Shown are 800 nucleotides from a PDB entry: RNA (26S rRNA, nucleotides 623 to 1425) from Thermochaetoides thermophila DSM 1495. The reconstruction used 119,533 particles. It holds a match to the Rfam family "Eukaryotic large subunit ribosomal RNA". Clan: LSU clan. On this family, see Yusupov et al., Science 2001: "Crystal structure of the ribosome at 5.5 A resolution". Entry title: Cryo-EM structure of Chaetomium thermophilum ribosome-bound SND3 translocon. The entry is indexed under membrane protein biogenesis, SND3, ribosome, co-translation translocation, insertase. Primary citation: Yang et al., Nat Commun (2025), "SND3 is the membrane insertase within a distinct SEC61 translocon complex".
[PDB]
Context: one part of a larger RNA, bound to proteins that are not shown
RNA sequence: ACCCGUCUUGAAACACGGACCAAGGAGUCAAGGUUUUGCGCGAGUGUUUGGGUGUAAAACCCGCACGCGUAAUGAAAGUGAACGUAGGUGAGAGCUUCGGCGCAUCAUCGACCGAUCCUGAUGUAUUCGGAUGGAUUUGAGUAGGAGCGUUAAGCCUUGGACCCGAAAGAUGGUGAACUAUGCUUGGAUAGGGUGAAGCCAGAGGAAACUCUGGUGGAGGCUCGCAGCGGUUCUGACGUGCAAAUCGAUCGUCAAAUCUGAGCAUGGGGGCGAAAGACUAAUCGAACCAUCUAGUAGCUGGUUACCGCCGAAGUUUCCCUCAGGAUAGCAGUGUCGACCUUCAGUUUUAUGAGGUAAAGCGAAUGAUUAGGGACUCGGGGGCG
RNA sequence: UUUAGCCUUCAUCCAUUCUCAAACUUUAAAUAUGUAAGAAGCCCUUGUUACUUAACUGAACGUGGGCAUUCGAAUGUAUCGACACUAGUGGGCCAUUUUUGGUAAGCAGAACUGGCGAUGCGGGAUGAACCGAACGCGGGGUUAAGGUGCCGGAGUGGACGCUCAUCAGACACCACAAAAGGCGUUAGUACAUCUUGACAGCAGGACGGUGGCCAUGGAAGUCGGAAUCCGCUAAGGACUGUGUAACAACUCACCUGCCGAAUGUACUAGCCCUGAAAAUGGAUGGCGCUCAAGCGUCCCACCCAUACCCCGCCCUCAGGGUAGAAACGAUGCCCUGAGGAGUAGGCGGCCGUGGAGGUCAGUGACGAAGCCUAGGGCGUGAGCCCGGGUCGAACGGCCUCUAGUGCAGAUCUUGGU
Numbered sequence: 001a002c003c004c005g006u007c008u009u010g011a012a013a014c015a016c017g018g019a020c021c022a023a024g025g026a027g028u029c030a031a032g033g034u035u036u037u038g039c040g041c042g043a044g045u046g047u048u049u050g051g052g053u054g055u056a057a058a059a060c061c062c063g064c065a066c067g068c069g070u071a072a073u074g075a076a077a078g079u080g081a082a083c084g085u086a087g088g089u090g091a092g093a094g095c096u097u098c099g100g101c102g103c104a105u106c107a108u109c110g111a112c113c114g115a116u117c118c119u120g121a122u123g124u125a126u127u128c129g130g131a132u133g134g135a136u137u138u139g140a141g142u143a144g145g146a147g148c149g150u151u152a153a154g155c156c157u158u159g160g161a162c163c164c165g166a167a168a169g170a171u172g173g174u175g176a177a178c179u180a181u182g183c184u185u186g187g188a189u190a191g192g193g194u195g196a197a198g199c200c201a202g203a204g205g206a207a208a209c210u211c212u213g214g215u216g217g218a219g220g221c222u223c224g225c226a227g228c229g230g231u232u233c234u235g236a237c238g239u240g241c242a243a244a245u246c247g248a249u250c251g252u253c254a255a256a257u258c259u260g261a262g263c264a265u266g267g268g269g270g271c272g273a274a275a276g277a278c279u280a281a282u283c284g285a286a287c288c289a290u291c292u293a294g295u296a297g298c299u300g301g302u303u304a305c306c307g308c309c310g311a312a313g314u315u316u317c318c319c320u321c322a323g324g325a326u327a328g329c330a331g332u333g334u335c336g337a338c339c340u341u342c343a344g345u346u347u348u349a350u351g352a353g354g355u356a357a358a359g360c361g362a363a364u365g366a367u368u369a370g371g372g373a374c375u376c377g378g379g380g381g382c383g
Numbered sequence: 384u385u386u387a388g389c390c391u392u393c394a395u396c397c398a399u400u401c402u403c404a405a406a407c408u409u410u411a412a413a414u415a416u417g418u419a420a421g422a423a424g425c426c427c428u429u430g431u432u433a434c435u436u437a438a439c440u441g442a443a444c445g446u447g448g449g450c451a452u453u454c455g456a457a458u459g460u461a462u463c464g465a466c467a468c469u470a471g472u473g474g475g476c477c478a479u480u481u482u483u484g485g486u487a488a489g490c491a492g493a494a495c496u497g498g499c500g501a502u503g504c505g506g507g508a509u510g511a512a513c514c515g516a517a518c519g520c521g522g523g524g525u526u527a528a529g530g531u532g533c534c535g536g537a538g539u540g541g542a543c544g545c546u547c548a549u550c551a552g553a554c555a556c557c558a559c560a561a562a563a564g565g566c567g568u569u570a571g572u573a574c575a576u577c578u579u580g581a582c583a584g585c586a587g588g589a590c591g592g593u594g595g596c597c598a599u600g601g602a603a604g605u606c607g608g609a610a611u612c613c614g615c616u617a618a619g620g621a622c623u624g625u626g627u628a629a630c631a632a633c634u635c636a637c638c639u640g641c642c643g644a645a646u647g648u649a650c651u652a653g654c655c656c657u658g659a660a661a662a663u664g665g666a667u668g669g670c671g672c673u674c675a676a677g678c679g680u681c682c683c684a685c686c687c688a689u690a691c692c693c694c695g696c697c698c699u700c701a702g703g704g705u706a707g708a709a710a711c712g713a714u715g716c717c718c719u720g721a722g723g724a725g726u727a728g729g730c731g732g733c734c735g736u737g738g739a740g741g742u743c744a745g746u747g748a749c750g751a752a753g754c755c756u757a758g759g760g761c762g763u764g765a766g767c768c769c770g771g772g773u774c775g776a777a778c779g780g781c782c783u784c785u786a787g788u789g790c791a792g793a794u795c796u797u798g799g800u
Stems, first nucleotide, its partner, number of pairs: 003018004019800006029159008038150004044068003050062003072079002087109005094101002111142002113139003117134002123128001162301002165298001169291006180265009191223003194219001198215001201212004227252003232248002235246002267283001269279002305732005314327001316325003328472002330469007342459002345457002347420005357410001358408002364404002369399001371397002377393006383386001424450004429445004434441001475499004480494005504515003519696007529686003532670003538683001540682006552672001563657003568652001584641002587638002591613001597607001620635001697723009734789001736786008745778002753773004758769004
Other pairs, nucleotide, nucleotide, family: 004792tWS007011tWH008010tHS009511cWS025790tWS025793tHS026301tSS026790tWH027302cWS028161tWS037151cWW042146tSS043069tWS043145tHS047062tHS047063cHS049063cWW053059tWS054058tHS071080tSS073114tSS074076tHS074077tHS081141tWS086144tSS092103tHS092104tHS093102tHS096099tWS097099cHS116135cWH119132cWW120130tSS120131tHS121130tHS122129tHS124127cWW154468tSS159161tHS164299cWW166295tWH167294tWW168292cWW175267tWH175280tHS176179tWS176265tWH176270cWS180271cSS189255tWH190224tHS195217tSS195218tHS196217tHS197216tHS199214cWH200213cWH206207cSS226253tHS230231cHS230249cWS231249cWW237240cSS237242cWS241245cWS267286tHS268285tHS271277cWW272275tWS304733cWW305764cSS310727tHS311726tWH312472tSS312501tHH313500tHS315326cWW320323cWS331729tSS337339cHS338462cWW339341tWS341460cWW353414cWW354355cHS354411tWS355412tWH356411tWS359362cHS360404tWH362408cWS363407cWS366402cWW368400cWW370398cWW373395tWW374394tWH375376cWS376378cHH376379cHH384386tHS421424cSS421455tHS422455cWH428446cWW435440cWW436438tHS461721tWS470728cSS471727cSS476512tWS479495cWW485487tHS485488tHS498512cSS499511cSS502517cWH503689tSS505528tSS507556tWS510558cWW513555cWS515527cSS526687tHS526688tWH528687tWW530537tWS531537cSS536686cSS539676cWH546675tWW548673tWW550659tHS551675tWH553671cWW561659tHH562658tHS570650cWW571649cWW573647cWW575645cWW580644tHS581643tHS583642tWW589636tHS593612tWW595621tHS598606tHS601628tSS604622tWS605625cWH611621tWS616618tHS619636tWS623634cWW624633cWW625632tWW625633cWW626631tHS664665cHS667670cHH671676tWS675677cHS708711cHH712714tSS725726cHS733765tWS735788cWS747776tWS748776tWS750775tWS750776tHS751775tHS751777tSS752774tWS762764tHS
């Protein structure tokens, strides 16, 4: 001297992952863009579409075109960049003949080109042309070109896009051997109870139809065995005998009863005495393959060492609130004279403020008590 | 009752009075804040203009000349400025002071600053934030905060007091306590006695008009109420209560007398005590501690942090030297100073793996590679090299080039256990 990794404001956590070990395992590649390195050439640059050639995918050689650059601006028609030693002022490294010459770059005032506004000449196809100079205007321009090709790194976009992960969606197929419903053709279901019509006989009565013995053997009747089902024990079991079984107890048991084979209905379809039930242990839309490495602002992970520097949870906008962009904080690379300046500091001089405190015999507002008078100001009285 | 008749109860007015305001204010701080403290300044002279003025008269920008015997406060400068490209972050939380909502909250929301996050170390027993202090690897010394009875390194150290708890107390943040009360210690006010003597502990006296005045069978102090004056005594009232068909005896105020130096009352605030009730057994950290090892103040010595000081070494950063080269992995060497925390993240340098070009006239069946190894050496480290064993056919160093290049995690995949 808590267990690592991780998310986190905060982990040793009663947060998640990790039984152990070996091997595998996650910022890649391409195109395009950008900035910065290193190269070649340079107002140019790029051979490799192609051709020639070859010791044959190499290397070497060739050129027409083309791309980018060399000129911008405007929607466009169009027009298109020197008053100056390519300007003046202040700086400015370095040189200096010590008097100034002044790179890069910065600030500043100008000049030129295009556009927009003004005017508006000489002219005239009399409705065209647009000279001259003037804008609080405007441009990714000019003002003694820097680009093209290539190399490496960081970053950006699209791509599977750092790696693994949805619920879904679509296209095309396969299933009714389970189950659902139906059709065709078959099979199966002790023994009892009750006693419907119809019938026979005998008693009454007057009739008509009353009654009493029998007979009979109807019913989506009933008790109950097999079958079929599955109520309760909320029993057994519950890493089981079993991905639904076992035991007891129960429902039904002659007909909306049980069941075989053949056949039909096929997925947004079927079938359903209807539970969103069933459709091969899969159903509030089956299974198989593909589109597909589908997308994920979300979770998890993301692999050697040392050295230096080193944060943010804040601003603005966003159907923004678990996310982005934007600024800030950070690193790296430079460059400039690292200029004699800079400063989260004090001093001195000089402004601004309305908090703490204070105030209410000061305004506004709130608030406690009496006094002095008024003549009346309201009310009520007395002589 | 037209009588400004005389009253009253409010109202107004007036000069005073008690108490207040985030959205009131005559005033008005502290902290904090704008600007300035020269060379791009100051002084003199006169140039430009299409602006301005009545006008060169102004404005702005300048030419020429001059300033310093001193560039015009302090301190520091352990860093000035510009540019490019880009990472992560965009859930925060805690504390002092100021606060807002809320009864409050380990609640919610803000300002400033400092922290934790991202941070170890000593102390607070235990801790993200508190105190001290921030960190390369070591040695010596000294400290901070905090401690010195033992655990525990250092004092049963020193001085003066307080406290006894049948719930002691001993914890800055901080981990429980209040109104109210109690004869322990101190203190402030006033009081008594000052010998003419205090409080406590004692005997004795309350004479005499006095049947006072009202009241009555009767209450002469003691039914009913307003009131108690004194000639002789240190002290005794028409009386403080007792008694009683009326009394009387008895009692009190007070004191001559016993005595003998400290007394009473109400307060203030220290410690302690009551107030003080919760659930497993239990926590000033524990043991224990009472002329403390508790509480208050003061003093001396001592203990130790990764802090400070001195020294060695590592690295980083910075500043210098090094060629008529006897010269140098110049990318080297030599000299000097300072600095070192770090998540997210950035950059640099290095180590390792598969393969390619060049090279080492590289290693190898007299043993390559691989594997095992309480056998060594080197490097801060990733790693590199060697010894021994096993084993059997390839392999390595150096400079470039290249990538399907480095695993503990992903309820990771496969396999094995």